[PDB]
Context: bound to proteins that are not shown
Formats: sequence, structure tokens, C1' cells
RNA sequence: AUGAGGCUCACCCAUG
Repeated sequence: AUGAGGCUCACCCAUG
């Protein structure tokens, strides 16, 4: 960066 990815929601994941 992107996700009709997820949360106990300013965090986590996947991909690239």
C1' cells in the first nucleotide's frame, strides 16, 4: 500500500 481481514478499538493480521 491493499483487504465486504479481526478486536476488548489510535491495536492485531494477511498479502504486496
Keywords: VIRUS/RNA, VIRUS, CAPSID, HAIRPIN, LEVIVIRUS, COMPLEX (CAPSID PROTEIN-RNA HAIRPIN), VIRUS-RNA complex. An RNA structure, in which 16 nucleotides are resolved. The work is reported in "Investigating the Structural Basis of Purine Specificity in the Structures of MS2 Coat Protein RNA Translational Operator Hairpins" (Helgstrand et al., Nucleic Acids Res., 2002). It comes from the structure "MS2-RNA HAIRPIN (C-7) COMPLEX". The entry also contains MS2 COAT PROTEIN, not shown here. It was solved by X-ray diffraction to 3.3 angstroms. Crystallisation conditions: pH 7.40.